[PDB]
The RNA (Mango-III fluorescent aptamer) has 38 modelled nucleotides. Released in 2020, the model rests on X-ray crystallography data to a resolution of 2.8 angstroms. Jeng et al. published it in Rna in 2021: "Fluorogenic aptamers resolve the flexibility of RNA junctions using orientation-dependent FRET".

RNA sequence: GCUACGAAGGAAGGAUUGGUAUGUGGUAUAUUCGUAGC
Numbered sequence: 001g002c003u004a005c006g007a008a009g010g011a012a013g014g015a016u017u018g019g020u021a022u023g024u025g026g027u028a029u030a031u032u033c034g035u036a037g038c
Stems, first nucleotide, its partner, number of pairs: 001038008
Other pairs, nucleotide, nucleotide, family: 009013cWH009025cWH010014cWH010023cWH012024tWH012031tWS013018cWH014017cSS014019cWH015017tWS015022tWW018025cWH018030cWS019023cWH020027tWW021026tWS021028tHH024030tWS026029cWH
């Protein structure tokens, strides 16, 4: 770095943004953290 599983709304973050959803993400992918693996 990627993947799987899990957890979570602004006291994890960007409003010059990851954004079909202002929601923990649903109709897809998301973000962070945890665990495991490659």

It is bound to YO3-biotin (YO3). It comes from the structure "Structure of the Mango-III fluorescent aptamer bound to YO3-Biotin".